[PDB]
RNA sequence: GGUGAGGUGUCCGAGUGGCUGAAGGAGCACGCCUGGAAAGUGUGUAUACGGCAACGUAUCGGGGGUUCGUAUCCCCCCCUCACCGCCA
Numbered sequence: 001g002g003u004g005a006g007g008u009g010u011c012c013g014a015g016u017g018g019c020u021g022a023a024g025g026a027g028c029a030c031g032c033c034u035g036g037a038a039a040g041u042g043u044g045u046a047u048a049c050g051g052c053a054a055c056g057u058a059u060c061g062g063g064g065g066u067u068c069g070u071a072u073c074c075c076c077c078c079c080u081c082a083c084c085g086c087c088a
Stems, first nucleotide, its partner, number of pairs: 001084007010026003018068001027045005047058004061077005
Other pairs, nucleotide, nucleotide, family: 008014tWH013023tWS014022tHS015020tWS015060tWW017069cWH020071cHS021046tHS032040cWW046059cWH051054tWS052053cSS066070tWH067069tHS
């Protein structure tokens, strides 16, 4: 240096076009028990911008594009994993 595979909200993790602006769980915030904490337990659980809150736009590493439609398809840049980077 080449080949191939890959890059998901706080985290792990599933996720092959149309109910995935997100399962589920954990964590976190809030509550309850407790003398006070934990651990049991129950309830919620994106960010920004925009309007006025009707509710809408963007983001799956970042950026560009096919498509009515992309977290899923294609390209580029990076980043990583694995293999090769030989005979003289």